[PDB]
RNA backbone atom coordinates (compact mmCIF):
# COMPACT_ATOMS: atom_id res chain seq x y z
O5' N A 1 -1.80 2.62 2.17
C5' N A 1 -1.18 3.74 0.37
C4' N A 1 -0.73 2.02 0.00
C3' N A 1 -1.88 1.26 0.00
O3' N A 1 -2.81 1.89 -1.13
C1' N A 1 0.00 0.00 0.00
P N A 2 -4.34 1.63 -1.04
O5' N A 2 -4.79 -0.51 -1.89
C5' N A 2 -3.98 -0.56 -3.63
C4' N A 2 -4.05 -2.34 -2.96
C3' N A 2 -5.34 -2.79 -2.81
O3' N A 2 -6.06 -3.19 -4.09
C1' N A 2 -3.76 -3.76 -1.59
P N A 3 -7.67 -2.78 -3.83
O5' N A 3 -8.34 -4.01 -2.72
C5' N A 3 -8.17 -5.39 -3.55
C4' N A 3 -8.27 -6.20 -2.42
C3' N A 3 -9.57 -6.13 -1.75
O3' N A 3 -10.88 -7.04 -2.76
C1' N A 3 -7.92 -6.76 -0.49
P N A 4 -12.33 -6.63 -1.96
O5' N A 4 -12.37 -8.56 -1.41
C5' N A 4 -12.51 -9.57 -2.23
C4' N A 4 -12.69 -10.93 -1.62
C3' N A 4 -14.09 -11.08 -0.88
O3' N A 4 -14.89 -11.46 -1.68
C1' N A 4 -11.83 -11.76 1.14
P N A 5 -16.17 -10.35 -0.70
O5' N A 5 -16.49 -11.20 0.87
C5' N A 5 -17.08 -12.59 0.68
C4' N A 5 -17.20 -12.53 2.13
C3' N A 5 -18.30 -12.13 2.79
O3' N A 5 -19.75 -12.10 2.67
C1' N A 5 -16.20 -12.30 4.10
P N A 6 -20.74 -10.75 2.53
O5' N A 6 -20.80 -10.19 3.59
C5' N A 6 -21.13 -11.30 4.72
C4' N A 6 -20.54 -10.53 6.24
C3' N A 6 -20.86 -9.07 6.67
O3' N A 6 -22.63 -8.87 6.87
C1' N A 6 -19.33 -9.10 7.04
P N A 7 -23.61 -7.68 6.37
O5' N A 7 -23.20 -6.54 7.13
C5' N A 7 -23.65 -6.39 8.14
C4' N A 7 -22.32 -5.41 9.28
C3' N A 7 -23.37 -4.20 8.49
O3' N A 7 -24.54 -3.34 9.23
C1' N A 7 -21.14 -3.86 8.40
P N A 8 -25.36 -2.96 8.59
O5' N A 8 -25.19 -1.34 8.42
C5' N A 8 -24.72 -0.75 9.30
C4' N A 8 -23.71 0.87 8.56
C3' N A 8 -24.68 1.69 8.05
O3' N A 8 -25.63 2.35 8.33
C1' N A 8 -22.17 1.55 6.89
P N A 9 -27.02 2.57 8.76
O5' N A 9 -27.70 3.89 7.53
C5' N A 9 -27.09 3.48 5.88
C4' N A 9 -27.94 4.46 5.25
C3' N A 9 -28.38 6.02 5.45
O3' N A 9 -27.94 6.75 4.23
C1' N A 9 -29.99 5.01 5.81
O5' N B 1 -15.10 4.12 -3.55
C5' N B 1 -14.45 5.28 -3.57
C4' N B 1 -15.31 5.97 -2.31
C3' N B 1 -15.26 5.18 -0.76
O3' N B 1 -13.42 5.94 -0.45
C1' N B 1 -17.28 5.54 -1.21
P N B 2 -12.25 5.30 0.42
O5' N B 2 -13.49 5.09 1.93
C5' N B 2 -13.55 6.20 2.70
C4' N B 2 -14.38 6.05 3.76
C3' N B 2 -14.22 5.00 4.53
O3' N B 2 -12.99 4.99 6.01
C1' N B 2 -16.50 4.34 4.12
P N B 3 -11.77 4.22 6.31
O5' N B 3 -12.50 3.02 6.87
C5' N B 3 -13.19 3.62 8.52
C4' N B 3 -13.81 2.48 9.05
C3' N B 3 -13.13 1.18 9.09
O3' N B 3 -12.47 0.80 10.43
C1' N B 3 -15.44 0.51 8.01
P N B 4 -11.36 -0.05 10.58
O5' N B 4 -11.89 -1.05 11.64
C5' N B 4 -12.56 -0.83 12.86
C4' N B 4 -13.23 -2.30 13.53
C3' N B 4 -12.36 -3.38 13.39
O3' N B 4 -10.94 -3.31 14.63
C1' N B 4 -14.36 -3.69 12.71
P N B 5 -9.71 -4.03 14.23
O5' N B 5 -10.23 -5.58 13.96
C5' N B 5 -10.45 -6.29 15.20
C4' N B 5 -11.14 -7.67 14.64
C3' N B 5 -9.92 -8.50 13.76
O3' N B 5 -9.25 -8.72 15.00
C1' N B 5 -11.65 -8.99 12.43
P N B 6 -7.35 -9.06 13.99
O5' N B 6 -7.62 -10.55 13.05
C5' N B 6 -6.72 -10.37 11.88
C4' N B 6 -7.55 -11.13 11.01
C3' N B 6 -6.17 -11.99 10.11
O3' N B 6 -5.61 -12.72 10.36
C1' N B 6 -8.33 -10.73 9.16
P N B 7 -3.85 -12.87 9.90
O5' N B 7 -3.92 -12.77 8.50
C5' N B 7 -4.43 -13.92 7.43
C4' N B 7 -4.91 -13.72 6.45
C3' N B 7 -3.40 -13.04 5.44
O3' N B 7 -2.22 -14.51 5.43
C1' N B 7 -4.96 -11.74 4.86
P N B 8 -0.95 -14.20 5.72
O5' N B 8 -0.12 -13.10 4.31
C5' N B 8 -0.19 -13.70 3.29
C4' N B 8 -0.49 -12.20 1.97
C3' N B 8 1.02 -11.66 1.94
O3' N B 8 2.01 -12.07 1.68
C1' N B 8 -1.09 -10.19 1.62
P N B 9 3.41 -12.04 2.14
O5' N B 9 3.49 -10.75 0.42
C5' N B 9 4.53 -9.46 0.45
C4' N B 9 4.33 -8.29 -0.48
C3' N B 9 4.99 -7.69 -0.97
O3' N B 9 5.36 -6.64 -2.14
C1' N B 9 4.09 -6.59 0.88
RNA sequence: GCUUCGGCU